The depositors describe the entry as "Solution structure of the poliovirus 3'-UTR Y-stem".
This is an experimental structure of RNA, with 22 nucleotides shown.
The entry is an ensemble of 12 models.
The entry is indexed under RNA, poliovirus, stem-loop, pseudo-2-fold symmetry.
C1' cells in the first nucleotide's frame, strides 16, 4: 500500500449492519 463474509427491507432499482487477512 490492498481485500472479503452473510441476510432484512423491498414495485424496479437498490440503501445498508459485522470484524478480519498478505
Nucleotide at each position: 500500500g490492498g481485500a472479503c463474509c452473510u441476510c432484512u427491507c423491498g414495485a424496479a432499482a437498490g440503501a445498508g449492519a459485522u470484524g478480519u487477512c498478505c